[PDB]
C1' cells in the first nucleotide's frame, strides 16, 4: 500500500454484492 471473510443494516437473482463504524486471516 493492496486483497479475502465475518458483525450490524439494506437491496435482492433470496445466491451474492453493496452501504457510515468494529474484528480476523493473507503477502
Ligand atoms: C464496509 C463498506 N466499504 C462501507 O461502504 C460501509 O459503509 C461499511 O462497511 C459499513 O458501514
Ligand atoms: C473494514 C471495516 C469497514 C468495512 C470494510 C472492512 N475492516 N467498516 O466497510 O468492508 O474491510
Nucleotide at each position: 500500500g493492496g486483497c479475502g471473510u465475518c458483525a450490524c443494516a439494506c437491496c435482492u437473482u433470496c445466491g451474492g454484492g453493496u452501504g457510515a463504524a468494529g474484528u480476523c486471516g493473507c503477502c
This is an experimental structure of RNA (16S RIBOSOMAL RNA), with 27 nucleotides shown. The structure was determined by solution-state NMR and released in 1997. Primary citation: Fourmy et al., Science (1996), "Structure of the A site of Escherichia coli 16S ribosomal RNA complexed with an aminoglycoside antibiotic". It comes from the structure "STRUCTURE OF 16S RIBOSOMAL RNA, NMR, MINIMIZED AVERAGE STRUCTURE". The model includes bound 2-amino-2-deoxy-alpha-D-glucopyranose (PA1) and 2-DEOXYSTREPTAMINE (CYY).